Released in 2025, the model rests on electron microscopy data to a resolution of 3.6 angstroms.
An RNA structure (101-nt histone H2a mRNA element) from Mus musculus, in which 31 nucleotides are resolved.
Primary citation: Zhang et al., Nucleic Acids Res. (2025), "A common structural mechanism for RNA recognition by the SF3B complex in mRNA splicing and export".
Entry title: Structure of SF3B core in complex with the 101-nt histone mRNA(SF3B-101-nt histone mRNA).
Ions in the entry include zinc.
Context: bound to proteins that are not shown
RNA sequence: GCGCAUCAUCCCGCGCCACCUG
RNA sequence: AAGACGCGC
Numbered sequence: 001g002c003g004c005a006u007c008a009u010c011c012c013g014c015g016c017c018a019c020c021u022g
Numbered sequence: 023a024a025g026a027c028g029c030g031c
C1' cells in the first nucleotide's frame, strides 16, 4: 500500500455543568 | 465526511 468484512454503530448543522465583574 | 473490531495477497 491493495482488496475486504462486522457492531438496527455515527451521519444533525449550535448547548447551555456555579459562576466574571465593577 | 467518523467510534471501534478482525482478514489475506
Base pairs, nucleotide, nucleotide: 002030003029004028006026007025009024
Other pairs, nucleotide, nucleotide, family: 002031cWW005027cWW010023cWW014015cSS